The RNA (23S rRNA, nucleotides 2032 to 2810) from Spinacia oleracea has 779 modelled nucleotides. An Rfam search finds the family "Bacterial large subunit ribosomal RNA" in it. The family has 102 seed sequences and 51,934 matches in Rfam 15.1. Its family is annotated with structural constituent of ribosome and ribosome in the Gene Ontology. The 2016 paper behind the entry is "Cryo-EM structure of the large subunit of the spinach chloroplast ribosome". The sample was in a buffer at pH 7.6. Among the 29 different proteins in the entry, which are not shown, are 50S ribosomal protein L29, 50S ribosomal protein L9 and 50S ribosomal protein L18. The structure was determined by cryo-electron microscopy at 3.5 A resolution and released in 2017. The depositors describe the entry as "Structure of the large subunit of the chloro-ribosome".
[PDB]
Context: one part of a larger RNA, bound to proteins that are not shown
RNA sequence: GACAUGUCUGUGAAGAUGCGGACUACCUGCACCUGGACAGAAAGACCCUAUGAAGCUUUACUGUUCCCUGGGAUUGGCUUUGGGCUUUUCCUGCGCAGCUUAGGUGGAAGGCGAAGAAGGCCCCCUUCCGGGGGGGCCCGAGCCAUCAGUGAGAUACCACUCUGGAAGAGCUAGAAUUCUAACCUUGUGUCAGGACCUACGGGCCAAGGGACAUUCUCAGGUAGACAGUUUCUAUGGGGCGUAGGCCUCCCAAAAGGUAACGGAGGCGUGCAAAGGUUUCCUCGGGCCGGACGGAGAUUGGCCCUCGAGUGCAAAGGCAGAAGGGAGCUUGACUGCAAGACCCACCCGUCGAGCAGGGACGAAAGUCGGCCUUAGUGAUCCGACGGUGCCGAGUGGAAGGGCCGUCGCUCAACGGAUAAAAGUUACUCUAGGGAUAACAGGCUGAUCUUCCCCAAGAGUUCACAUCGACGGGAAGGUUUGGCACCUCGAUGUCGGCUCUUCGCCACCUGGGGCUGUAGUAUGUUCCAAGGGUUGGGCUGUUCGCCCAUUAAAGCGGUACGUGAGCUGGGUUCAGAACGUCGUGAGACAGUUCGGUCCAUAUCCGGUGUGGGCGUUAGAGCAUUGAGAGGACCUUUCCCUAGUACGAGAGGACCGGGAAGGACGCACCUCUGGUGUACCAGUUAUCGUGCCCACGGUAAACGCUGGGUAGCCAAGUGCGGAGCGGAUAACUGCUGAAAGCAUCUAAGUAGUAAGCCCACCCCAAGAUGAGUGCUCUCCUA
Numbered sequence: 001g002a003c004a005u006g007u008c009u010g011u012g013a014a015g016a017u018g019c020g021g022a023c024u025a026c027c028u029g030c031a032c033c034u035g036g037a038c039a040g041a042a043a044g045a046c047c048c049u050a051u052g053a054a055g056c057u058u059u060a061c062u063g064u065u066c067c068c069u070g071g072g073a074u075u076g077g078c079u080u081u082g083g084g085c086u087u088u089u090c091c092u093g094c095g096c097a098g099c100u101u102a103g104g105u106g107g108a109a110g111g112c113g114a115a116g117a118a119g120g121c122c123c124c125c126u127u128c129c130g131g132g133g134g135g136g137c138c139c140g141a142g143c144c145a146u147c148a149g150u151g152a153g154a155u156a157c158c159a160c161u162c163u164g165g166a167a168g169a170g171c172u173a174g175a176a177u178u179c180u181a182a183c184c185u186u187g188u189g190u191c192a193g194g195a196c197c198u199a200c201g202g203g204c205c206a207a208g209g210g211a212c213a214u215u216c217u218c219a220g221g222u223a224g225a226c227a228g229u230u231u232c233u234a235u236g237g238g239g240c241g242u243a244g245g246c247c248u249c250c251c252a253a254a255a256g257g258u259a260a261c262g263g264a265g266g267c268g269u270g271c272a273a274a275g276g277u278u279u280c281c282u283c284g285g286g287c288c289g290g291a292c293g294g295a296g297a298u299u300g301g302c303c304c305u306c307g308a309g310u311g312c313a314a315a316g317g318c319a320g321a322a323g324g325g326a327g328c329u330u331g332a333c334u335g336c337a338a339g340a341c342c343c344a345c346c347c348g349u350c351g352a353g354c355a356g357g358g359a360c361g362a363a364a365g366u367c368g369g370c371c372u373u374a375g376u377g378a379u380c381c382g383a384c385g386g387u388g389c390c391g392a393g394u395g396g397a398a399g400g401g402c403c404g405u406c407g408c409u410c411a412a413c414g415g416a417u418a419a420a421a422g423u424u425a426c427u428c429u430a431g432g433g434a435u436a437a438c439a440g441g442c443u444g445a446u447c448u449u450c451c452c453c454a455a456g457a458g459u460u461c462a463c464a465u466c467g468a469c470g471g472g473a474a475g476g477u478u479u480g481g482c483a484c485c486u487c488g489a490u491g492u493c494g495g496c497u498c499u500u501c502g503c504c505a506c507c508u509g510g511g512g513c514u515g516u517a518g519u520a521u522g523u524u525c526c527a528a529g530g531g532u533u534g535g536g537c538u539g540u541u542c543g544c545c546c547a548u549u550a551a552a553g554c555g556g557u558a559c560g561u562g563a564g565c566u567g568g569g570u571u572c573a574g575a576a577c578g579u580c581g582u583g584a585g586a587c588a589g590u591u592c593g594g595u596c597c598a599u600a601u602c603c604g605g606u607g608u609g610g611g612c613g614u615u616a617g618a619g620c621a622u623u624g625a626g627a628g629g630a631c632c633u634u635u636c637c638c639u640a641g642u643a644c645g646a647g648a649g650g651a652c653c654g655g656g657a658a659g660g661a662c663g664c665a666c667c668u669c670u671g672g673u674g675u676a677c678c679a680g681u682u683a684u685c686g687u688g689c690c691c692a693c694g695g696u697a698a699a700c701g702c703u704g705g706g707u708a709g710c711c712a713a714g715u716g717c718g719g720a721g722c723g724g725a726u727a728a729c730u731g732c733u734g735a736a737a738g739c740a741u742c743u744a745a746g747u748a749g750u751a752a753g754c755c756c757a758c759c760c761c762a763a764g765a766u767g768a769g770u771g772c773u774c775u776c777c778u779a
Base pairs, nucleotide, nucleotide: 006023007022008021009020010019026611027610028609029608030607031606032605033604035603036602037601040597047432048431049430050429052428053427054424055423056422057421060229061228062227063226064225067221068220069219070218071217072216073215084171085170086169106158111143112142119138121136125132191202232244233243234242241261245267246266247265248264249263250262268413269311270370271369275329276328277327278326279325280324281323283307285303286302287301288300289299309318310317312375314373315372316371333356334355335354336353339350340349341348345414358367359366360365381407382406383405384404385403386402387401390399439486440484441482442481443480445479447475450472451471452470456466457465492569493568494566495565496564498560500556501555502554503553506531507530508529509526510525511524512523513522533547534546574592575591576590577589578587579586580585616775617774618773619772620771621770622769626761628759629758632660633659634658635657636656637655638654644649662718663717664716665715666714670712671711672710673709677705678704679703680702681701682697683696684695685694686693687692723755724754729749730748731747732746
């Protein structure tokens, strides 16, 4: 999808009308209810995933804008202060030999003088109080050179100058005030165009401000204000936690290999020697000796399995040692390399042998790291040293190539970028029962109920009663484990209504045993026929106080029942409290509010029909296989205060009544409603008018009263002599077993439980019954 669309069980992707077995069911209508058809509705909205989308946040990454500052441009007058260059104006000097505070380097035989010196009289400044520069006046015919010393010469003189120091001269700044020419800003001011422009605005002068601000460009800082994006995977659901690479041992199943949030540990090195060679010896842990010396420290003698160690973990190894110590040394060299081992690739491991040049060793020989397996990471890129390589017309060079190397806890360790965290309950899309929550299934760890042993307790006495210590089961409903169906959807808790089933039994029926005198019990045994209240508190099934009651059970039925109901709770958007988060937001914490949709196709069920079957056709009466409802339960009294008991108390053997719930009926009574009906009455309209009526007021206005009907809180009745089998149990006779035993033969009693009886249907009982009447044989 087509449906010719049964129930129970069983099975099955583990909850089927479609499969199996058995039962059940004439065909087909109509009304009625909604348990199923994992019914319809929306490719679920919860959960997860996607290197999905989007919103919000922040001390996530990278940036932009706003803003702040510096450089340049628009950008100018001065006149100064002082920073860095200049260029012209003057002192500066105790290596010692000495005319004596020797300035180096040059021209270097005359300078310096009346534009007026030597000398003494005094002023100033420097100071190593030795003297130096120097104003004034006085004075008036000299202070001078190889004259010799001294690395270097005359204070005769010159250019300066360097040892450094002062100032008027220039560049560019810095700073400061400043004015006016452009700039910003203002103006009722001014005049006009044919008219105004107290319609913005033009010119004009004003007045403030002033090279600052404003703009333009570069630079530093800087608001998630704004943008573009990221935020790993595993994870026996996700998150939280742990983990991510290498090595060793076990799981690894006697080659290799091997998985798990399977069990134990380590590593991200260290060593110039702990390397290489040539040599020599080899540890320990016992016992004996010698002072402290101690259990354990240096010194000599006996067992020894390699129990010692081997830098660091473990395994394998190694005692001619790979253990320890010495001698010399750098092979922890360059160019390499047949072949192997591993082997998705990338990687990785060993390597005989050759050449050069060495170490050690007398020689043989060993030596290209370390007893072996961990001590480490691709590529791109950059970096440094060395190059008898390219070098864009040629020579160069920049740069690059190449060889040696170095640079990332790239640790998420085969590394997405050089560089990236959260949150969404305002959400959204694509998917998934590959992975959740509800429910089903498997499993029973847990949970319910059991049985075994029993140490004891029970005055003594294991078992009237409780049963420590431990053991063996069934259940499937709690909490769970898996995750198998179902995410194109299987709608959750608790109540309402209505079921029905199970028992391992709470109460009613019968029984043992009792540490049962009786009345109560305590426990077990058969027993599911029935029963299994009303409330207060909470959203919340033994969670619970109240009052009873015979008792006031536990459960299964997709934690029964939302195509039957409510929505108090939880899983929506609002909001707030505590707390966490810096923050968006958040809490299997709380708190107040929050439209749960439906005219049954089919199976199912309750009612009721029709056709047709019933063999001729019909009317009544009917047996009844089958099916259904009902047989329930308390308290009083008589028995009898009897039995039984020291008394307290106080019998279930049987009768009698009243109830209770329930069930079937009925209107005589009491009443409810009674929209036929009668009566009171309000307001108003109509019947011409008063009287009398009629209409109207979600159906009659609101009220009183009520026959019939239907109802009940009313009334009537009902659960029975019942009889037969039984379960537990008590027996009777009685051997197996020359006792016994309720049993094996056979029989007795006995339960609300079973069957018949009771009451209602009923021959579609296709097994379709029965009989007393009819109906026609003319074709």